[PDB]
The RNA (P-SITE TRNA) from Homo sapiens has 18 modelled nucleotides.
Keywords: HUMAN, 80S, RIBOSOME, ERF1, TRANSLATION.
Among the 5 different proteins in the entry, which are not shown, are EUKARYOTIC RELEASE FACTOR ERF1, 60S RIBOSOMAL PROTEIN L12 and 60S RIBOSOMAL PROTEIN L4.
Matheisl et al. published it in Nucleic Acids Res. in 2015: "Structure of a Human Translation Termination Complex".
Entry title: Human eRF1 and the hCMV nascent peptide in the translation termination complex.
RNA sequence: GGGAUUAGGAAUCCC
RNA sequence: CCA
Numbered sequence: 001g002g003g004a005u006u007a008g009g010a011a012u013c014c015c
Numbered sequence: 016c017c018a
Stems, first nucleotide, its partner, number of pairs: 001015005
Other pairs, nucleotide, nucleotide, family: none
C1' cells in the first nucleotide's frame, strides 16, 4: 500500500 | 591541563 469484518473509520483478521 |  491493496482486501476482509463494521453503516463508514481506528482496531482486528490476509499477504 | 598546572601559572